[PDB]
Context: one part of a larger RNA, bound to proteins that are not shown
RNA sequence: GAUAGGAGGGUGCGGCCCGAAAGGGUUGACCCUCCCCGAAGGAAACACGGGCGACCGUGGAGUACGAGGGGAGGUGACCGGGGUUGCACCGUCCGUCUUGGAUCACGGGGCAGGGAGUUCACCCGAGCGGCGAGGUUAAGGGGGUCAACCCCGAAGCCGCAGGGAAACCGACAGGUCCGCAGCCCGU
RNA sequence: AGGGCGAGGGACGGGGUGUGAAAGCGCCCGGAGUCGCUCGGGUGAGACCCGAAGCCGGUCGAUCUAGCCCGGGGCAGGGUGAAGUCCCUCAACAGAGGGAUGGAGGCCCGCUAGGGGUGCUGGCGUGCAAUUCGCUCCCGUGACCCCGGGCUAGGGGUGAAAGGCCAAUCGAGGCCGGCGAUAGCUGGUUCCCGCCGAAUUAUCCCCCAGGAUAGCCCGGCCGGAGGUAGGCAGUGGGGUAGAGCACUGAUUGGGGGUUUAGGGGGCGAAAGCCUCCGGCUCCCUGUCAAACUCCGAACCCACUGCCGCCGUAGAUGGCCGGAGUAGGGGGGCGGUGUAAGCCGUCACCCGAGAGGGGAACAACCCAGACCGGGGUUAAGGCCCCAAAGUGCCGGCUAAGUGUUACUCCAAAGGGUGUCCCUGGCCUUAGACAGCGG
RNA sequence: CCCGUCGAGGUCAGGGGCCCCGAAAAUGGACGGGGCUUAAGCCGGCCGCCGAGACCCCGGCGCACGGACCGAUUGGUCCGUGAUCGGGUAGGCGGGCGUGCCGAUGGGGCGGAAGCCGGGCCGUGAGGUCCGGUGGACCCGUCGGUAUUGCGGAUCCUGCC
Repeated sequence: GAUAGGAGGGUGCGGCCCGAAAGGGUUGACCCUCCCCGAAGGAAACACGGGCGACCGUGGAGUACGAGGGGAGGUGACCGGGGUUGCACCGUCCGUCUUGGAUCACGGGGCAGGGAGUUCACCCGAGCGGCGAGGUUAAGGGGGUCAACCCCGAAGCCGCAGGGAAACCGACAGGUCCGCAGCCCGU
Repeated sequence: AGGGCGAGGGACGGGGUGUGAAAGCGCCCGGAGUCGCUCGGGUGAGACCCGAAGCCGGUCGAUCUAGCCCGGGGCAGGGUGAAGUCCCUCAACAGAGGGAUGGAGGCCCGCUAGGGGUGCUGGCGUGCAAUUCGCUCCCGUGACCCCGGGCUAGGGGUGAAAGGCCAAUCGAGGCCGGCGAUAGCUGGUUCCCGCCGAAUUAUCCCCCAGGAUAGCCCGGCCGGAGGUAGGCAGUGGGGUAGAGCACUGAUUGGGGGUUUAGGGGGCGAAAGCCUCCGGCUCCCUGUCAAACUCCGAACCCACUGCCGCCGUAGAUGGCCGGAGUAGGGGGGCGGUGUAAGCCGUCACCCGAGAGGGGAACAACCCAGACCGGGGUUAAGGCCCCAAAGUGCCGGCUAAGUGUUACUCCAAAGGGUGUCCCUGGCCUUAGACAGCGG
Repeated sequence: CCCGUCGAGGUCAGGGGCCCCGAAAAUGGACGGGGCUUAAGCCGGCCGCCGAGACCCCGGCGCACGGACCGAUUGGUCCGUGAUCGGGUAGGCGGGCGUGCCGAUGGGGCGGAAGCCGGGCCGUGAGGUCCGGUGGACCCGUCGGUAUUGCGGAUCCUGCC
């Protein structure tokens, strides 16, 4: 839980039930009373005046209050958390193309397991590292504690000179100025 | 303050070569590459994943069905009565009548068996059944039905020809292979937070459901001093709105003239001197223009200086790399169209944007969003639903008219309906009726 | 056109506001509804109040830029400025969580590993760890590398209901 209306939830509370441990707590949970400070903001009663009037101005008053921040005294045992439900208000499912999805547009009965930018070759870049006008080995060879390890091997490839269809020819390793950083002289 | 030196970086100058008579111009020259690891991307390979109809090769099948050959088994009962074969009678120039026998046929009736499949558009239609059942109907000695053994195989067979049939498969069978074929078309693509943040428009493509080059986003670096979404003043540019007839073209009428190229003509003794309807020429008068202009804005654009804002916590700019976007829509303006809509334009919004309102509303109003709280306002609203006024002053409406910013609301023509303003005309005997013509 | 009387104001034209006629549709019904008549409607004005994530204020998180100090690798602790940083699709960029194996290092486990069920705490979160129960033999942290590395969908595949 048989007078009752929304995709099954969200915010705020209330009622019943569970609450050993892992959370707090008798070195004091929860509740009660008083005291101090106090952001932005910010009243009213009342007294005197303006206005046909709804109202307004001056004083009260930058007072009472105020999110939070601190402290003092009392009673002494739960609070936080979890399940379900009541009231108030809010809330037309998920994915997808599409200008446009709650759609009378497509896919969607439930659960568990599986399930979709990988490898090679060449090319353009980068974040690091080694050597450096040079860099680097391939196949293979020798040794060893024998698929790891160490030593050889520069063949070749790229770069150091370009222009030109080709025959061919064949260059500043610094002459001058502007000038960022930084250095020198001075404020 | 300022002044010097200044690597990198920028600009000159100078040189090699090609082309050219040459000058000039193009490419290049004052030394940084190469080898690795990892990441991002491009192209080709199945290349993020699934999906074709089909095309080619070699093999298997005629127990279904089609056709042909060899050998075999079947079809109750009944009807009609072809050829062939004759008989009788009267006769007789002729002829005229009447009786039989016999058992053919792509003949007849027939739920014999067997075969077929017309209508009920019946039952069934997750069936008894991936083509069946019942009633009704058709053939039934023949171009008939059925059995055993054999033959024809895929661009081939077979076909009383319907593109029909070849094992539930045929406008080119089935099995495996080529094959993970291809598609510009459809579907799908797996954890969290944080920073930034678009586009649907120009040219080209046998291009229009697709691509490329640019534009709009992101990450990194170089460089070193300015830039310009707003405004003021000026130096220049423009021909829209409006207006108008000064050109081009249109467009009413009344006057004063030449009077005529020209048809009717009339005193036309014949184009004729005179008129006459017509053109052209000035004055009035009344009208026009997307493809007219003697005029001419608001507004927009370029440039200079100043204000403002951005910038050494790095501007203008430049280089490297990674993309997505090639269906747009609402609102305002323009061309078109009966209109709705179609095509463009602006660049505020939706797309890609929560919240507060318009009853609910993609783009109308307020307003751009990290989390927990406290306050004041905006749009709008204040009788109840529903927070806040049954608020104040003056007036109107009597029709539930209305209670509607827009999205998303009916007119021409009328009304002693009521509330107002103005301007004339009569009045102390007016404007109706009434005593009395 | 006449006077005695009803003997006091009347009569024509224009224009404005509100309303009325013109005014017919199909399920039962739309000012949002109830209803409203010196209004809860309309005109011209006015006075107070309510009402957002907008604006002011207090406190917390992050981001960008700059700076000081400090690390055995892509960085860390703190300070300053932010009216002029805080929405987001396609897309680009940075940091974290998790899964299986290898080289090292430090550990746990029959006094009870992995897994499973229900709960507490931390974390924006992806997740982690603890308690109790079941269970009966292996398992984890850190650094560095590797990969058939993360599912709600594909009229997805298999099994079960």
Molecule: 23S ribosomal RNA, nucleotides 562 to 1396
Organism: Thermococcus kodakarensis